Notes
Method: X-ray diffraction, resolution 2.5 A. The entry became public in 2019. This is an experimental structure of RNA, with 41 nucleotides shown. Bound small molecules: geneticin (GET).

RNA sequence: UGCGUCGCUCCGGAAAAGUCGC
RNA sequence: UGCGUCGCUCCGGA
RNA sequence: GUCGC
Numbered sequence: 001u002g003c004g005u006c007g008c009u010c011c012g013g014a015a016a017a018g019u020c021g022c
Numbered sequence: 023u024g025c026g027u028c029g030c031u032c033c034g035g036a
Numbered sequence: 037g038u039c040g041c
Stems, first nucleotide, its partner, number of pairs: 002041003006037001009036006018028001020026003
């Protein structure tokens, strides 16, 4: 630092057929 | 015939 | 930082 949008980075989570590792 | 990492998407926090 | 109010 008014209420916010999106985007960026970190975290938690979820998600038919993906990647990787063991 | 299990567990974890990563990718794509969504929700939420900093 | 963008943008809306």